[PDB]
Context: bound to proteins that are not shown
RNA sequence: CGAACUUCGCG
RNA sequence: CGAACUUCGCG
Numbered sequence: 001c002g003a004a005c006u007u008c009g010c011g
Numbered sequence: 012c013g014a015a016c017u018u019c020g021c022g
Stems, first nucleotide, its partner, number of pairs: 001020004006015004
C1' cells in the first nucleotide's frame, strides 16, 4: 500500500 | 464514504 470480517459515524 | 479493531496478501 491492498482485501475481508465486526463495530461506529457522516451523506 | 470516514473511523477503530481483527485476520490476511504484496513491496
The RNA has 22 modelled nucleotides. The entry also contains Ribonuclease III, not shown here. The PDB entry is titled "Crystal structure of RNase III mutant E110Q from Aquifex aeolicus complexed with double stranded RNA at 2.1-Angstrom Resolution". Method: X-ray crystallography, resolution 2.1 A. The entry became public in 2005. The work is reported in "Intermediate states of ribonuclease III in complex with double-stranded RNA" (Gan et al., Structure, 2005). Crystallisation conditions: Ammonium sulfate, pH 7.5, VAPOR DIFFUSION, HANGING DROP, temperature 292K.